[PDB]
Context: bound to proteins that are not shown
């Protein structure tokens, strides 16, 4: 005694017991997620990550008669 | 009405990430080595002519697909001559100005290149030149994964001289001369992979991915090639070859959901064979108007985020359970 | 009988957000095209109504019964929030790690209660953090993984003092760009939020231009302190080559002489009456140099030891003189590099891998003894490995002392100052042991190496080598540990000091014989049970014919053969 | 509480009595 | 003190000394085992209890970051090994006497 | 018939290296003398 | 400390049986016997046995009894019967001394075994009591490695008493009294214990830990005669369509076209290599399993100090030769004493 920076947590486990180095695991967040149990709505967003594997069917690019001959009707 | 010639569109929108380690992408510029339909603004004009052929008619060859003969009528279809420049080329004079190649403008001369009209008005058009905008190309500096149990690579390769060229410079291609060029600051070779704005996490520095939204690139059953067109080596265009599926009269033909909605298979796993052009955008048209699985809505899936509810107050130590003595 | 679920419940009043029924009911729609007047010019502008909804009778509002129409998942040993009982008894099972269950499980299954989240809750799969566990921020290399075996040196990295110039790095300003969207901040509309609109910041970056010159880079100049050269004093087991000496061992010749020599904890194999061992004299040959001699000295390291000479190299001090940053480190690379090993040609006294006998042992392919080939040695080569160790890379500069010693200078001595080599220790470092001016102390530069243990210096490929082999160097799989320092105990065929009929001496025993009890073992209807080292076995048991008696076979009992009670029926 | 009698290896059953 | 019904207990030398209480052997009649306060070490821990003498002993002196204390050792207990007092019953028989 | 002894069971003395010699700051050992006794007189219960 | 002995002195948490694993009886077993280990007594002899004479105690016990004395009987014992509930009464020691025998062997040592006849206790003596008595004389003539106790009234040896009590296995256990030795130079060795220091890879603590080969299973990864594929590259041959050239004697009036033909290039064929995947008789090594067989290499001076490089050898851990290190323990100051310019 001001200025800016709104930001940083650990624990268990080697040994009769201690310290240190050192490896493993857990406590958090997230997802084009899947599985198990459960299940009332609204707004908004998202929905073949694998076989660019093979496709039944329907639709997806037509318009101008104020360019022309103009036909059925 | 349909069908045909003709104009425009179909190169937009939509889908996928196969391939690609690279001027593909991000970033910053250059084009004095570039093109540009439709759009906007100016200047000069839209005068005469002709032969064809679609459609239709006459006969066919074919199961079909599809295709062959004859005479033929129109166009804003096509083709001759004259006309037009701040149009192009060549020769000749110039000014300005550099960043080397040279750049912009002006002047003569020669050659060469246009048009379209819709019976009348309105309305819409057509040709050439200049400028702008937009779109599309080429080049360059920097950043661009792993393996050095990949150390040599390249022969049009490196540079030059002349031609052919492309919108445009350039080994892009050809003819000739020389042997150059890259490489430990990672060539070459192999594996993997579309790139970015971004998303998750983290105090930060960093690390891990590239769904949905937007920009760029590549592809359209697997490969190659060209035409039309201002623009494509073209998803729903053509030709050829290959593998599948279908029709056949056995001679021959038709196909490509990496478009929307759907089927089979694969997987732990991801949906309606829905409605409308009512808004926005796109194509055509003077307009009315037509089309638009772009787009706007609706259905399914607790997949994620946010919000609400499944009641609020008073009421005794009640049955019933687990537990102790 | 108490506590627990528990105002929880039954019950009493109130609201319908939501759900059902009915009645109203949107925005998203602005326009396009056709008839009307105005102006100017064929461009723009105003106003009129029958106009134009898939969503959709969708959102939204009002009215009327009725708490009615709606709560589950995980966990409860520690990490980590929450504990009791019942059942199973190392089974069933649980598990992210430690790990729980072998019959009293807070860990398995069930019940009660408790904790968290909530229309969600857990598991799996892929990421970041914790992980400072690849460390620029932000780690280490003596003993835990880690200094190359040592020097020279290429590329590269770093740069003593002063001064002049440019402004490449660095810093500041300006212009352009860094699309939109997304994150953050602020503010508005959907009843809030999600969502949407607007603004700012950010986009750490790049291009052009203008300034500053303190620091780095470049160019020029100057200086000596760094570095190198020269001069004088010295210094050493510093290298290569060639000569030479003695002691000792072995062999041979000659002389003397007789029964042993040699070896071990004891023996044997072995040499010996064919004369060994022993002794004297001479000769031959090979290897290594007692005393000096050592925490000495030199060398980059490996390493270097009898003496002499030649040819070299290096280091230290100091009055000089001289050049002027010429310096440090150093990936690829080059050279040297103990012993062992390999090739060719000699030599071979001693030693001695392998091998042959003897010995010990249950066995002895070993230790011990007797022989002995390669090798050890020399002249040319080849490999390039060590506990190649100070388990400590090379430089430079600072920071307390005490105490030896080596070679110099200044000193008549004391003593002082450089260059090397040991010990004690302060501060400081380190987990501690320890280190400590010759740092493992405080800084800067460069190189190499480390990232749990095993697999593994293994597999594959390549390079080098005659070969043996050297260098480089993975993965699959498995465990929750490996490891360093120090502490307490325990142990040692480590040391020191002591004690006990412990041993040494002496006496009496046991194990031999017959008897008694105890126990093991075998049979029995039963041979009751226990201890079966020292600390059990003449023990419990300090009295088995019945009784003790707890075992066996067979006859007689169920609230009891004894003891309290409970309700009758008497002396 | 005792003495008597039967079945018995006893335990225990069936009588007189007190 | 005796006998009998009803419902009560009761009972087991039954299984585990690896659920125990109590009660023992062994190291061992060896001399060891700890605590309070204070100092050293990051910590486990160290000192006191180490070193030199002493003997049956952590039984004691000397100095020493140690100063004190507790259990244990010893002493305190029983028998035996001498003398004195207290007293002679059913100890005992020395001197006179019986 | 005796209160001296043995004896019995109560109380006391006696052994404390205390006495004398050498070693030692000290505990303390090595011998002698006295005494019934010696250097914890001897043996037991005591078992951290 | 040894989870040491007892849930059978007693109590007790948990489990089990209650027509019973509970309870009263008779008979039996606890004594069974081919073998073993432990604890004891006695004998293996004449410093001894036997018949005789002669002495010397202590403590403890006694109406859950000790017995004086007399009578019967070889004897155990029986009948009668005093004293004593305790320094009063009872319970009679041996070894030792003296004298005679045996004069050495399975004996006049020895004491097991067996037959007959009796006594005591008790309801009961066969399974299974004790004692007396007459017969009888089995193994045994100093005991193998190996092992036990003892330092003074000790060992050795002899006798007596008490406890459980109807009797008794009593040679067991606890005590007492008698006679009474030899020895220790000493702690270097054997065993056990205490203190200080030291080393440790042990800590449920050396009865520890740990290593290697062989044998049997499971798992993953290498080598290998061969087999079978997948992309991409290169060298040749053939090459559709298509753009671009040459020719074009045929169609056309000119253009141009038909027809041949050339380059480029998808596709196809072929040859040798490079990369890489799967698989394969057999084979080498690695990690676990129940901890099987063999040895004890390292951890203490680990019983030959350990380790590193290298060479040889061996079933295996490993052994040896040369060089190097302490990351090893125990020991750890000295032969000359003093100086002149050679």
């Nucleotide at each position: 005694u001001a200025c800016g920076a709104u930001g940083a947590a650990g624990a268990g486990u080697u040994u009769g017991a201690u310290c240190c180095u050192g490896g493993c695991u857990c406590a958090g967040g997230a997802u084009g997620a899947a599985c198990g149990c459960u299940a009332g709505c609204g707004g908004c967003a998202g929905g073949c990550u694998u076989a660019a594997c093979a496709c039944a069917u329907g639709c997806a690019a037509g318009u101008c008669g104020a360019g022309g001959g103009g036909u059925a009707g | 009405a349909g069908a045909c010639c003709g104009g425009c569109g179909c190169a937009c929108g939509g889908g996928u990430g196969c391939g690609u380690a690279a001027c593909g992408c991000g970033u910053a510029u250059g084009c004095a080595a570039u093109c540009u339909g439709c759009c906007u603004u100016u200047c000069a004009c839209a005068g005469a002519g002709g032969g064809a052929u679609a459609g239709c008619c006459c006969a066919g060859a074919g199961a079909a697909a599809u295709u062959u003969g004859g005479a033929u009528u129109a166009a804003u279809a096509c083709c001759u001559c004259a006309u037009a420049g701040u149009a192009u080329u060549a020769u000749a004079g110039a000014g300005c100005g550099g960043c080397a190649u040279c750049a912009c403008u002006u002047u003569a001369u020669a050659a060469u290149u246009a048009a379209a009209g819709u019976c009348a008005c309105a309305a819409c058009g057509g040709u050439g030149a200049a400028a702008g905008a937009u779109g599309a190309g080429c080049a360059u500096g920097c950043g661009u994964c792993c393996c050095a149990u990949u150390a040599g690579c390249u022969a049009g390769u490196u540079g030059g001289u002349a031609a052919g060229g492309u919108a445009a410079c350039g080994g892009c291609u050809u003819a000739c001369c020389a042997a150059g060029g890259c490489c430990a600051c990672g060539a070459u070779g192999g594996g993997u992979a579309g790139g970015g704005g971004u998303c998750c996490u983290g105090a930060g520095a960093g690390g891990g991915a590239g769904a949905u939204c937007c920009c760029c690139c590549a592809c359209a059953c697997u490969g190659g090639u060209a035409c039309u067109g201002a623009g494509a080596c073209a998803c729903g265009g053509a030709c050829c070859a290959g593998a599948c599926u279908c029709c056949u009269a056995c001679g021959g033909g038709a196909g490509g959901c990496a478009g929307c909605a759907g089927u089979g298979a694969g997987g732990a796993a991801u949906a309606u064979u829905g409605g409308u052009c009512a808004a926005u955008g796109g194509a055509c048209g003077c307009a009315a108007g037509u089309c638009u699985g772009a787009a706007c809505c609706a259905g399914c899936c607790a997949u994620g985020c946010c919000g609400c509810g499944u009641g609020c107050a008073g009421g005794a130590u009640g049955a019933c359970g687990g537990u102790c003595c | 009988g108490g506590a627990u679920u528990g105002u929880a419940a039954a019950c009493u009043g109130c609201u319908u957000u939501u759900g059902u029924a009915c009645g109203a009911g949107a925005a998203g729609a602005a326009a396009c095209a056709c008839u009307c007047c105005u102006a100017u010019a064929u461009a723009u502008a105003g106003g009129a109504g029958c106009u134009u909804g898939a969503c959709g009778g969708u959102a939204u509002c009002g009215u009327a019964a009725g708490a009615a129409u709606a709560a589950g998942g995980a966990u409860c040993g520690g990490c980590u929030a929450a504990c009791u009982c019942c059942g199973u008894g190392c089974c069933a099972g649980c598990a992210g790690c430690c790990g729980c269950g072998g019959u009293a499980a807070u860990a398995c299954g069930g019940a009660g209660g408790a904790u968290c989240c909530a229309a969600g809750c857990g598991u799996u799969a892929u990421c970041c953090g914790g992980a400072a566990u690849c460390a620029c921020u932000g780690g280490g290399u003596u003993u835990a993984a880690a200094g190359g075996g040592u020097c020279c040196g290429u590329a590269g990295g770093c740069g003593g003092u002063u001064u002049a110039g440019u402004a490449a790095g660095u810093c500041a300003g300006u212009g352009g760009u860094g699309a939109a969207a997304g994150c953050c901040c602020a503010u508005c509309g959907c009843u809030c939020a999600a969502c949407g609109g607007u603004g700012g910041a950010a986009c750490g970056g790049c291009c052009a231009u203008u300034g500053a010159u303190a620091c780095u880079g470049c160019u020029g100049a100057a200086c000596u302190u760094g570095a190198a050269u020269u001069a004088c004093u010295g210094g050493g087991a510093a290298g290569u080559a060639a000569c030479u000496a003695g002691a000792a061992u072995a062999u041979g010749u000659a002389g003397u002489g007789u029964a042993g020599c040699g070896g071990u904890g004891a023996a044997a194999u072995g040499c010996u009456u064919a004369g060994a061992u022993a002794u004297u004299a001479c000769a031959u040959g090979g290897a290594a140099u007692a005393c000096c001699a050592a925490u000495u000295g030199c060398g980059a390291a490996g390493g270097c030891a009898g003496g002499u000479u030649a040819c070299u190299a290096c280091c230290a001090g100091u009055u000089u003189a001289u050049u002027g940053a010429c310096g440090c480190u150093g990936a690829u690379g080059g050279a040297c590099g103990a012993a062992a090993g390999c090739g060719u040609g000699g030599g071979g006294a001693g030693c001695g891998a392998a091998c042959a006998g003897g010995a010990u042992u249950a066995g002895a392919u070993a230790c011990c003894c007797u022989g002995g080939u390669a090798g050890u040695c020399c002249a040319c080569g080849c490999c390039g490995u060590a506990a190649a160790c100070g388990a400590u890379g090379g430089a430079u500069a600072c920071u307390a002392g005490c105490u030896g010693u080596u070679g110099g200078g200044c000193g008549c001595a004391a003593g002082u100052u450089c260059a090397g080599u040991g010990g004690c220790u302060a501060a400081g470092c380190g987990a501690a042991a320890g280190u400590g001016a010759u740092a493992a102390g405080u800084a800067u530069c460069c190189c190499a190496c480390c990232u749990g243990g095993g697999g593994a210096g293994u597999a594959c490929g390549a390079a080098c080598g005659c070969a043996a082999g050297u260098u480089u160097g993975a993965a699959a799989c498995u465990c929750a540990a490996a490891g360093g320092a120090a502490u307490u105990g325990a142990c040692g065929g480590g040391g020191g000091c002591c004690c006990g009929c412990a041993c040494a001496a002496g006496c009496g025993g046991u194990g031999g014989a017959a008897c008694a009890u105890g126990u093991g073992g075998u049979u029995u209807a039963a041979u009751u049970c226990g201890a079966u080292g020292a600390u059990a076995c003449g023990c419990g048991a300090g009295g088995a014919a019945c009784c003790u008696u707890a075992c066996c076979a067979a006859g007689g009992c169920u609230u009891a053969a004894a003891u309290g009670c409970a309700g009758a029926c008497u002396g | 509480c005792g003495a008597u009698u039967u079945g018995g290896a006893a335990a225990c059953a069936g009588a007189u009595c007190u | 003190c005796a006998g009998u019904u009803u419902a009560c207990a009761a009972g087991g030398u039954g299984c585990u000394g690896c659920a125990u209480g109590g009660u023992u052997g062994u190291c061992g009649u060896c001399a060891g085992c700890u605590c309070g306060u204070g100092c050293c070490g990051u910590g486990a821990g160290g000192u006191g209890u180490c070193a030199g003498g002493u003997u049956a002993a952590g039984u004691c002196c000397u100095a020493u970051a140690a100063c004190g204390a507790g259990c244990g050792c010893a002493a305190c207990c029983c028998c035996u090994g001498u003398u004195g007092u207290u007293a002679g019953u059913u100890g005992c028989c020395a001197g006179c006497g019986a | 018939g005796g209160a001296a002894c043995u004896c019995u069971a109560a109380c006391a003395a006696g052994a404390c290296u205390g006495c004398c010699a050498g070693u030692g700051c000290a505990a303390a050992c090595u011998g002698u003398g006295a005494g019934g006794a010696a250097g914890g007189u001897g043996g037991g219960g005591a078992u951290g | 400390u040894c989870a040491a002995a007892u849930c059978a002195u007693c109590a007790c948490g948990g489990c089990c049986c209650u027509u019973a694993c509970g309870c009263c009886u008779u008979g039996g077993g606890c004594u069974a016997c081919a073998c073993a280990c432990g604890u004891g007594c006695u004998a293996c002899a004449a410093u001894g046995g036997c018949c005789g004479g002669u002495a010397c105690a202590g403590a403890g016990a006694g109406c859950a009894g000790c017995c004086a004395c007399u009578g019967g009987g070889u004897g155990a014992c029986c009948a009668g019967g005093a004293g004593c509930g305790a320094a009063u009464c009872u319970a009679u020691a041996a070894a030792g001394c003296c004298g005679g025998u045996c004069a050495c062997a399975g004996u006049u040592c020895g004491g097991a075994u067996c037959g007959g006849a009796g006594u005591c206790u008790g309801c009961a003596a066969c399974u299974c009591g004790a004692c007396u008595c007459c017969g009888u004389g089995a193994a045994g003539c100093u005991g193998g490695a190996a092992u036990c106790g003892c330092u003074a009234g000790u060992a050795a040896u002899c006798g007596g008493a008490u406890a459980u009590c109807a009797g008794c296995c009593a040679u067991g256990a606890u005590c007492c009294g008698g006679u009474g030795a030899a020895u220790a130079c000493g702690u270097u060795c054997c065993c056990g214990g205490g203190c200080c220091u030291u080393g440790u890879a042990c800590a449920c603590a050396c009865c520890g830990c740990c290593c290697g080969u062989c044998a049997a299973g499971c798992c993953a990864u290498g080598g290998a005669a061969g087999c079978u594929g997948g992309g991409g590259g290169u060298g040749c041959c053939u090459g559709a369509a298509g753009u671009c050239g040459g020719u074009g004697a045929c169609c056309g009036c000119a253009a141009g076209g038909a027809g041949c033909u050339g380059c480029c290039u998808a596709g196809g064929g072929u040859a040798a290599a490079a990369c890489u995947g799967g698989u394969a008789a057999c084979u080498a090594g690695g990690g676990c399993u129940a901890a099987g067989u063999c040895g004890u290499a390292a951890c203490a001076a680990g019983g030959u100090a350990g380790c590193c490089g290298u060479a040889c050898c061996g079933g295996a851990a490993g052994g040896u030769g040369c060089g190097g290190c302490u990351g090893g323990a125990a020991c750890a100051c000295c032969u000359c004493c003093u100086u002149u310019c050679u």